Annotation: Shown are 33 nucleotides from a PDB entry: RNA (T20P14-U RNA) with a sequence from Middle East respiratory syndrome-related coronavirus. It was solved together with Replicase polyprotein 1ab and Guanine-N7 methyltransferase nsp14. It was solved by cryo-EM to 2.94 angstroms. The organism belongs to Betacoronavirus cameli, within Viruses. Primary citation: Li et al., Nat Commun (2025), "Structural and catalytic diversity of coronavirus proofreading exoribonuclease".

Context: bound to proteins that are not shown
This record gives sequence, C1' cells and structure tokens, in this order.
RNA sequence: GGGAAAGGGAUUUUAAUAG
RNA sequence: CUAUUAAAAUCCCU
Repeated sequence: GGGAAAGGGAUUUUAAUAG
Repeated sequence: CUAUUAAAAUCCCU
C1' cells in the first nucleotide's frame, strides 16, 4: 500500500560513559 | 581529545 510500531545521510552544537 | 549513545538546528535523498 488494502496492511498498528513514519525512512537514509552530511555539517554544526549540546549532554553522558571510558581513558 | 577520541569512539559510541541520546537530542536540537541547517542542507541533500526518499
């Protein structure tokens, strides 16, 4: 779709873990 | 300062 659980990536920023 | 996790903004694909 006729069909409960709305997709993939790049850049920047933030928080956490560990050293 | 790095890898992962989680979120926001911009852009591209769908």